[PDB]
RNA sequence: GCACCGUUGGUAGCGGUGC
RNA sequence: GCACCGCUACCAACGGUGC
Repeated sequence: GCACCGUUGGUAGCGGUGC
Repeated sequence: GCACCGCUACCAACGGUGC
RNA backbone atom coordinates (compact mmCIF):
# COMPACT_ATOMS: atom_id res chain seq x y z
O5' G A 1 -0.99 3.00 2.29
C5' G A 1 -0.70 3.43 0.94
C4' G A 1 -0.66 2.26 0.00
C3' G A 1 -1.90 1.37 0.00
O3' G A 1 -2.92 1.95 -0.80
C1' G A 1 0.00 0.00 0.00
P C A 2 -4.44 1.79 -0.33
O5' C A 2 -4.82 0.32 -0.82
C5' C A 2 -4.44 -0.07 -2.15
C4' C A 2 -4.71 -1.51 -2.44
C3' C A 2 -5.94 -2.20 -1.86
O3' C A 2 -7.13 -1.80 -2.51
C1' C A 2 -4.06 -3.60 -1.62
P A A 3 -8.60 -1.81 -1.87
O5' A A 3 -8.90 -3.38 -1.71
C5' A A 3 -9.08 -4.12 -2.94
C4' A A 3 -9.22 -5.58 -2.59
C3' A A 3 -10.32 -5.84 -1.55
O3' A A 3 -11.58 -6.03 -2.20
C1' A A 3 -8.34 -6.90 -0.90
P C A 4 -12.89 -5.41 -1.52
O5' C A 4 -13.25 -6.47 -0.38
C5' C A 4 -13.39 -7.84 -0.84
C4' C A 4 -13.08 -8.75 0.31
C3' C A 4 -13.93 -8.52 1.58
O3' C A 4 -15.27 -8.89 1.32
C1' C A 4 -11.71 -9.12 2.13
P C A 5 -16.53 -8.34 2.15
O5' C A 5 -16.38 -9.06 3.57
C5' C A 5 -16.33 -10.49 3.65
C4' C A 5 -16.03 -10.88 5.08
C3' C A 5 -16.83 -10.16 6.15
O3' C A 5 -18.13 -10.71 6.31
C1' C A 5 -14.55 -10.20 6.76
P G A 6 -19.31 -9.76 6.86
O5' G A 6 -18.91 -9.51 8.38
C5' G A 6 -19.51 -10.40 9.35
C4' G A 6 -18.74 -10.24 10.64
C3' G A 6 -19.26 -9.06 11.47
O3' G A 6 -20.47 -9.47 12.11
C1' G A 6 -16.90 -9.04 11.41
P U A 7 -21.59 -8.31 12.16
O5' U A 7 -21.09 -7.39 13.36
C5' U A 7 -20.62 -8.06 14.55
C4' U A 7 -19.94 -6.98 15.38
C3' U A 7 -20.68 -5.63 15.28
O3' U A 7 -21.75 -5.58 16.21
C1' U A 7 -18.37 -5.31 14.90
P U A 8 -22.95 -4.55 16.01
O5' U A 8 -22.30 -3.10 16.21
C5' U A 8 -21.94 -2.71 17.55
C4' U A 8 -21.36 -1.33 17.63
C3' U A 8 -22.17 -0.20 17.01
O3' U A 8 -23.17 0.24 17.91
C1' U A 8 -19.87 0.01 16.45
P G A 9 -24.58 0.78 17.36
O5' G A 9 -24.19 2.17 16.69
C5' G A 9 -23.95 3.32 17.53
C4' G A 9 -23.26 4.41 16.78
C3' G A 9 -24.01 5.08 15.64
O3' G A 9 -25.02 5.97 16.10
C1' G A 9 -21.77 4.79 15.03
P G A 10 -26.38 6.09 15.23
O5' G A 10 -25.92 6.84 13.90
C5' G A 10 -25.50 8.22 13.92
C4' G A 10 -24.90 8.74 12.66
C3' G A 10 -25.67 8.71 11.35
O3' G A 10 -26.65 9.74 11.32
C1' G A 10 -23.45 8.09 10.95
P U A 11 -27.95 9.61 10.39
O5' U A 11 -27.34 9.64 8.92
C5' U A 11 -26.59 10.80 8.50
C4' U A 11 -26.19 10.62 7.06
C3' U A 11 -27.31 10.13 6.13
O3' U A 11 -28.17 11.21 5.79
C1' U A 11 -25.32 8.96 5.67
P A A 12 -29.67 10.95 5.27
O5' A A 12 -29.47 10.19 3.88
C5' A A 12 -29.47 10.87 2.62
C4' A A 12 -28.92 10.05 1.49
C3' A A 12 -29.88 9.10 0.80
O3' A A 12 -30.72 9.79 -0.12
C1' A A 12 -27.83 7.99 1.15
P G A 13 -32.27 9.36 -0.06
O5' G A 13 -32.32 7.98 -0.87
C5' G A 13 -31.81 7.95 -2.21
C4' G A 13 -31.57 6.55 -2.68
C3' G A 13 -32.72 5.55 -2.64
O3' G A 13 -33.64 5.77 -3.69
C1' G A 13 -30.76 4.53 -1.87
P C A 14 -35.20 5.42 -3.55
O5' C A 14 -35.25 3.84 -3.75
C5' C A 14 -34.84 3.25 -5.00
C4' C A 14 -34.73 1.75 -4.80
C3' C A 14 -35.98 1.14 -4.16
O3' C A 14 -36.97 0.86 -5.14
C1' C A 14 -34.08 0.37 -3.02
P G A 15 -38.52 0.91 -4.67
O5' G A 15 -38.70 -0.46 -3.87
C5' G A 15 -38.78 -1.70 -4.61
C4' G A 15 -38.99 -2.81 -3.61
C3' G A 15 -40.18 -2.61 -2.67
O3' G A 15 -41.42 -2.97 -3.25
C1' G A 15 -38.30 -3.24 -1.42
P G A 16 -42.77 -2.26 -2.75
O5' G A 16 -42.98 -2.78 -1.26
C5' G A 16 -43.38 -4.14 -1.03
C4' G A 16 -43.34 -4.49 0.42
C3' G A 16 -44.28 -3.75 1.35
O3' G A 16 -45.59 -4.30 1.26
C1' G A 16 -42.18 -3.94 2.37
P U A 17 -46.84 -3.39 1.69
O5' U A 17 -46.77 -3.29 3.27
C5' U A 17 -47.16 -4.39 4.11
C4' U A 17 -46.91 -4.09 5.56
C3' U A 17 -47.59 -2.85 6.12
O3' U A 17 -48.95 -3.11 6.42
C1' U A 17 -45.37 -2.89 6.84
P G A 18 -49.97 -1.87 6.58
O5' G A 18 -49.49 -1.16 7.92
C5' G A 18 -49.76 -1.76 9.20
C4' G A 18 -49.10 -0.95 10.28
C3' G A 18 -49.63 0.48 10.42
O3' G A 18 -50.81 0.49 11.21
C1' G A 18 -47.29 0.50 10.41
P C A 19 -51.96 1.56 10.87
O5' C A 19 -51.40 2.89 11.56
C5' C A 19 -50.96 2.88 12.93
C4' C A 19 -50.41 4.25 13.26
C3' C A 19 -51.08 5.43 12.55
O3' C A 19 -52.23 5.92 13.23
C1' C A 19 -48.77 5.56 12.25
O5' G B 1 -41.66 12.80 3.45
C5' G B 1 -40.55 13.03 4.33
C4' G B 1 -41.02 13.37 5.73
C3' G B 1 -40.68 12.36 6.82
O3' G B 1 -39.52 12.74 7.56
C1' G B 1 -43.02 12.68 6.73
P C B 2 -38.45 11.65 8.03
O5' C B 2 -38.96 11.04 9.40
C5' C B 2 -39.52 11.83 10.46
C4' C B 2 -40.19 10.86 11.42
C3' C B 2 -39.57 9.46 11.45
O3' C B 2 -38.46 9.40 12.34
C1' C B 2 -41.89 9.26 11.20
P A B 3 -37.40 8.20 12.17
O5' A B 3 -38.23 6.89 12.57
C5' A B 3 -38.65 6.76 13.94
C4' A B 3 -39.52 5.55 14.11
C3' A B 3 -38.88 4.24 13.67
O3' A B 3 -37.99 3.78 14.68
C1' A B 3 -41.08 4.35 12.86
P C B 4 -36.66 2.97 14.27
O5' C B 4 -37.23 1.52 13.95
C5' C B 4 -37.89 0.78 15.00
C4' C B 4 -38.70 -0.30 14.31
C3' C B 4 -37.89 -1.20 13.38
O3' C B 4 -37.18 -2.21 14.06
C1' C B 4 -39.87 -0.53 12.31
P C B 5 -35.81 -2.74 13.41
O5' C B 5 -36.27 -3.62 12.17
C5' C B 5 -36.98 -4.84 12.42
C4' C B 5 -37.38 -5.56 11.18
C3' C B 5 -36.33 -5.89 10.13
O3' C B 5 -35.56 -7.02 10.54
C1' C B 5 -38.27 -5.07 9.10
P G B 6 -33.97 -7.04 10.29
O5' G B 6 -33.85 -7.09 8.70
C5' G B 6 -34.34 -8.27 8.06
C4' G B 6 -34.46 -8.02 6.58
C3' G B 6 -33.16 -7.54 5.91
O3' G B 6 -32.33 -8.68 5.72
C1' G B 6 -35.04 -6.44 5.02
P C B 7 -30.74 -8.41 5.64
O5' C B 7 -30.54 -7.70 4.23
C5' C B 7 -30.63 -8.46 3.02
C4' C B 7 -30.54 -7.57 1.82
C3' C B 7 -29.30 -6.67 1.69
O3' C B 7 -28.23 -7.44 1.15
C1' C B 7 -31.20 -5.41 1.25
P U B 8 -26.75 -6.92 1.43
O5' U B 8 -26.61 -5.61 0.54
C5' U B 8 -26.75 -5.72 -0.89
C4' U B 8 -26.63 -4.42 -1.62
C3' U B 8 -25.44 -3.53 -1.27
O3' U B 8 -24.27 -4.00 -1.94
C1' U B 8 -27.40 -2.23 -1.32
P A B 9 -22.86 -3.84 -1.18
O5' A B 9 -22.63 -2.27 -1.29
C5' A B 9 -22.66 -1.59 -2.55
C4' A B 9 -22.53 -0.11 -2.45
C3' A B 9 -21.57 0.52 -1.45
O3' A B 9 -20.22 0.46 -1.88
C1' A B 9 -23.58 1.72 -1.43
P C B 10 -19.02 0.49 -0.81
O5' C B 10 -18.88 2.02 -0.37
C5' C B 10 -19.00 3.14 -1.23
C4' C B 10 -19.27 4.45 -0.58
C3' C B 10 -18.49 4.90 0.65
O3' C B 10 -17.23 5.47 0.31
C1' C B 10 -20.78 5.38 0.97
P C B 11 -16.00 5.12 1.28
O5' C B 11 -16.05 6.13 2.50
C5' C B 11 -16.39 7.51 2.33
C4' C B 11 -16.90 8.04 3.65
C3' C B 11 -16.04 7.64 4.86
O3' C B 11 -14.90 8.49 4.95
C1' C B 11 -18.31 7.34 5.39
P A B 12 -13.65 7.83 5.74
O5' A B 12 -14.17 7.84 7.25
C5' A B 12 -13.92 9.01 8.06
C4' A B 12 -14.33 8.75 9.48
C3' A B 12 -13.55 7.65 10.20
O3' A B 12 -12.26 8.04 10.64
C1' A B 12 -15.85 7.34 10.53
P A B 13 -10.98 7.08 10.68
O5' A B 13 -11.28 6.02 11.84
C5' A B 13 -11.44 6.42 13.20
C4' A B 13 -12.14 5.45 14.08
C3' A B 13 -11.47 4.11 14.36
O3' A B 13 -10.27 4.36 15.09
C1' A B 13 -13.81 3.85 14.36
P C B 14 -9.02 3.38 14.89
O5' C B 14 -9.56 1.99 15.47
C5' C B 14 -9.85 1.85 16.86
C4' C B 14 -10.57 0.57 17.14
C3' C B 14 -9.91 -0.71 16.64
O3' C B 14 -8.84 -1.06 17.51
C1' C B 14 -12.21 -0.82 16.25
P G B 15 -7.67 -1.99 16.88
O5' G B 15 -8.45 -3.37 16.66
C5' G B 15 -8.81 -4.16 17.81
C4' G B 15 -9.39 -5.47 17.33
C3' G B 15 -8.59 -6.23 16.27
O3' G B 15 -7.58 -7.05 16.83
C1' G B 15 -10.84 -6.09 15.61
P G B 16 -6.34 -7.51 15.91
O5' G B 16 -6.97 -8.57 14.90
C5' G B 16 -7.53 -9.80 15.39
C4' G B 16 -8.24 -10.54 14.27
C3' G B 16 -7.35 -10.88 13.07
O3' G B 16 -6.59 -12.05 13.32
C1' G B 16 -9.35 -9.94 12.29
P U B 17 -5.30 -12.35 12.41
O5' U B 17 -5.90 -12.82 11.02
C5' U B 17 -6.56 -14.10 10.88
C4' U B 17 -7.06 -14.12 9.44
C3' U B 17 -5.92 -13.94 8.42
O3' U B 17 -5.37 -15.24 8.16
C1' U B 17 -7.74 -12.57 7.83
P G B 18 -3.81 -15.35 7.82
O5' G B 18 -3.69 -14.86 6.29
C5' G B 18 -4.09 -15.75 5.24
C4' G B 18 -4.29 -14.98 3.97
C3' G B 18 -3.06 -14.17 3.52
O3' G B 18 -2.13 -15.06 2.92
C1' G B 18 -4.97 -12.87 3.26
P C B 19 -0.58 -14.67 2.91
O5' C B 19 -0.43 -13.56 1.77
C5' C B 19 -0.84 -13.82 0.42
C4' C B 19 -1.00 -12.49 -0.29
C3' C B 19 0.29 -11.67 -0.45
O3' C B 19 1.11 -12.13 -1.52
C1' C B 19 -1.54 -10.29 0.20
An RNA structure, in which 38 nucleotides are resolved. It comes from the structure "CRYSTAL STRUCTURE OF A 19 BASE PAIR COPY CONTROL RELATED RNA DUPLEX". It was solved by X-ray diffraction to 1.55 angstrom. Primary citation: Klosterman et al., Biochemistry (1999), "Crystal structures of two plasmid copy control related RNA duplexes: An 18 base pair duplex at 1.20 A resolution and a 19 base pair duplex at 1.55 A resolution". Sample source: THIS SEQUENCE OCCURS NATURALLY IN E. COLI.